[PDB]
Context: one part of a larger RNA, bound to proteins that are not shown
RNA sequence: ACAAGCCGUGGGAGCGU
RNA sequence: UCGUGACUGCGUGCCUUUUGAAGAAUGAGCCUGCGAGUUUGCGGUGCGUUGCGAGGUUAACCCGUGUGGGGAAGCCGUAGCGAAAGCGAGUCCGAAUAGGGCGAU
RNA sequence: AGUAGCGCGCUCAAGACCCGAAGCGGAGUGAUCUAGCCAUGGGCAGGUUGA
RNA sequence: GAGGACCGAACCCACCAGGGUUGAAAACCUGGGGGAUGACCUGUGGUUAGGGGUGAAAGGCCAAUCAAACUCCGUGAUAGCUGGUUCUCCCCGAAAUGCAUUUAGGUGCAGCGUCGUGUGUUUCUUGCCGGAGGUAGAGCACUGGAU
RNA sequence: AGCCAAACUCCGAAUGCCGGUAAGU
RNA sequence: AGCGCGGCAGUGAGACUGUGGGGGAUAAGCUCCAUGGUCGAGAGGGAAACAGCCCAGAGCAUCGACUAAGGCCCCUAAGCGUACGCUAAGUGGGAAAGGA
RNA sequence: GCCGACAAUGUAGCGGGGCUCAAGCGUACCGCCGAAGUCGUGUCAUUGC
RNA sequence: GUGAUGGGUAGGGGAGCGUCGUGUGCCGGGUGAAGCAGCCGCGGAAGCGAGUUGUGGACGGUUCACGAGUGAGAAUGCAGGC
Numbered sequence: 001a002c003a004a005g006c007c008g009u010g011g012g013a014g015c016g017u
Numbered sequence: 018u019c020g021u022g023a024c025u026g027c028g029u030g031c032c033u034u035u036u037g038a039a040g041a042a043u044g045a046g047c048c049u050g051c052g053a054g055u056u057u058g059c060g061g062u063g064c065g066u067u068g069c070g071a072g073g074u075u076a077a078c079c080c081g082u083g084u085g086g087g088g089a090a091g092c093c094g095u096a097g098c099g100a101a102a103g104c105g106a107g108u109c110c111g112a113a114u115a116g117g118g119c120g121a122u
Numbered sequence: 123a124g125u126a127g128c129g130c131g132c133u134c135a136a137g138a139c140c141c142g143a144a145g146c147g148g149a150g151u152g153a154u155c156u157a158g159c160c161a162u163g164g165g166c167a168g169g170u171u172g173a
Numbered sequence: 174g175a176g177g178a179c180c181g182a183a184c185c186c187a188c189c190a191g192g193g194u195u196g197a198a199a200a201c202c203u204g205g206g207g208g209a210u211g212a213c214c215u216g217u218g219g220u221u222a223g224g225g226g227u228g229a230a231a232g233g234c235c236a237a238u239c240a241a242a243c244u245c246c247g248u249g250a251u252a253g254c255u256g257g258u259u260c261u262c263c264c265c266g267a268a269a270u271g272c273a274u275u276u277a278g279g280u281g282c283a284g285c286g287u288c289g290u291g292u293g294u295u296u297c298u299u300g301c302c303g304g305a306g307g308u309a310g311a312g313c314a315c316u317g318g319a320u
Numbered sequence: 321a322g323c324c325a326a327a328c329u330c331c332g333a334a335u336g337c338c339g340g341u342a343a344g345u
Numbered sequence: 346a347g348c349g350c351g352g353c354a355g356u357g358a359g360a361c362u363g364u365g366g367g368g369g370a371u372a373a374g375c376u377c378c379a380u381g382g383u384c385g386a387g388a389g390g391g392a393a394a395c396a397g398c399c400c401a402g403a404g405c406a407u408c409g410a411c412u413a414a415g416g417c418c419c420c421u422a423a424g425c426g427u428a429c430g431c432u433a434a435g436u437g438g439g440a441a442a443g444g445a
Numbered sequence: 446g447c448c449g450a451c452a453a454u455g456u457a458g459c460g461g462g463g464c465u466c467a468a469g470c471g472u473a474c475c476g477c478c479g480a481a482g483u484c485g486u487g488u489c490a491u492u493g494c
Numbered sequence: 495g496u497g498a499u500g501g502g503u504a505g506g507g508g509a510g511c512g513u514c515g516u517g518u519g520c521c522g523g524g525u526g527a528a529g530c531a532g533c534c535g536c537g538g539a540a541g542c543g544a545g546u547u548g549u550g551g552a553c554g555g556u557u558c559a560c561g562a563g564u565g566a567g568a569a570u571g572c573a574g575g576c
Base pairs, nucleotide, nucleotide: 008027009026010025011024014021015020016019031044033042046576047575048574049573050572051571056136057135058134060133061132062131063130064129065128066127067126068125069124072093073092074091078087079086080085097104098103107119108118109117110116139257140256142254146247147246148245149244150243151242157221158220159219160218161217162216163215164214165213166211168180169179170178171176184208185207186206188205189204190203191202192201223239225235226234227233260510261509262508263507264506265505270283271282272281273280274279284356285355286353287352288351289350290349291348292347295346297344298343299342300341301340302339303338304337310331311329312328316325317324318323320321359384360383361382362381363380364379365378366377367376368375389400390399391398404488405487406486407485409484410483411482415478416477417476418462419461420460424475426474427473428472429471430470431469443448444447489500491498492497493496494495511565513562514561515560516559517558519556520555521554522553529549530548531547532546533545534543535542536541
């Protein structure tokens, strides 16, 4: 492991040594 | 807080050179180290600052352990005009006490 | 109201911000490769043609 | 029993094809191919050197390099050309136009930027006032076209 | 009598340009 | 903002779009001029994307509000808005002489 | 409004879905969305008085 | 206190960060300096911490000046490693 990504950035649930 | 980031919005690299480059225009595989506005001068020039100030200042060189002292040869300022002789707050063109160029306040 | 240092910008002569030709000139090195020539040696199985 | 004679191995060469093409090889391999007693091939030793040699002549060869070898030096040659030029922030902020140019992708001066110093509304906008014009439009009075 | 014209004009604006002045920046 | 005097520059390859023109063929994202705008050197919003078009000039922060161009069925913020009339061609969502 | 209408990879000349029960064009009326614009709030810097 | 103003390439001016060294005064260091790797804080930027932890095992901080082989990401750049 139904997914089209100059790979970052804003929002954001979840999980956790 | 910190580590990760399901899902969702936005989002077409860097430099150079171009009217215009993500550009299918050039250069770079990656890291580390190295690699491009310097120096000389009593040069020229402008600004800032400092010392002295109608004066300022030394070069070579000399003496000294050092960065200190001396050294006025010179150079800049001090009067300009004209090809020059020359004249001089004037001077040159000019026959001009005409008009002007350049200087003086 | 100038001058003499010091600092900065620009500028002059020097390689003058750094890197980069094809080429030019001086003196030398190269004919062990290759192109010539010179001296002295070597090589060309076998079979045909018949001046 | 002559021959720059014939066929054909060695030897010298390189016409054709395929392979190789970061190859086994910076020019070779495989199969054919040309000369193969001659202007032939080859060993050893000599010799000709750079605007020079040598060349049965292709600008060919002269150490994998030749329309002028290679090395050191002048030398850090020259580039009106190409590339590169490295830390930060604050304020302002263009040009691609004119003239000239052995000049056009370069540069000099002027235009446009910035900083210092002096001046201080002189700049610019709008209203009003005084001016010259010959475009748009229109017209045929001049010149021309024209049913 | 009806027409056309960069190098035709009996005519001819709007704008723009030069100067003065008032207000504004 | 303007001007004088000085120090230091870069620029001197421009582009498209509106208007007035020339060359071209009543061509060109053509070329040469004049006069505005923007890009160049300009981020942000719109035109689906789209330097030069429309709105608008970004000191920095903001999980407030009102607007410009452009939009308000869903993608996608806001109207299946109210009222009158037209279109039957998916015209809107490309084009001529000419034809009904 | 219609015809005229007509090229080559794949709808392809609304951005797509869909739209005439307009979500199309015209004219009024009402409101809202919409940027780094403006206002609101906080903060820094240049410059004049 | 108030008015205006703060996009920006070529370019002009100003104010600074960091590295090395020198003079000077004041200071630190086997109670652990430089260098390297983190953590927690700080500044408007370049950056900082005489905060702290680990590694390390002998040299550093700082005021005012002074000097510069003083800052690299690009040159089909150079050398080493990969």
Molecule: 23S rRNA, nucleotides 612 to 1373
Organism: Streptomyces fradiae ATCC 10745 = DSM 40063